[PDB]
Context: bound to proteins that are not shown
RNA sequence: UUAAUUAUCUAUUCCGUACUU
RNA sequence: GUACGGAAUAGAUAAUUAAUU
Numbered sequence: 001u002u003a004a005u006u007a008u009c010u011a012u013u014c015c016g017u018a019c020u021u
Numbered sequence: 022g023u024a025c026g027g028a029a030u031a032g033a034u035a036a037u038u039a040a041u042u
Base pairs, nucleotide, nucleotide: 001040002039003038004037005036006035007034008033009032010031011030012029013028014027015026016025017024018023019022
Other pairs, nucleotide, nucleotide, family: none
C1' cells in the first nucleotide's frame, strides 16, 4: 500500500406490521 | 402520538486474517 470478515455509534433513502388519536 | 422489523448508501471507533512495501 492492496484484498477479505464481525461488532458498536452517527447521518441519509426506501418498505412492512401492531397500538393510539 | 408511541413501539418493532427488513434492504441499500455515507462518516467515525474497536478487533481479526492474508499478500506487499
An RNA: 42 nucleotides with solved positions.
It comes from the structure "Structure of TRBP dsRBD 1 and 2 in complex with a 19 bp siRNA (Complex B)".
The structure was determined by solution NMR and released in 2018.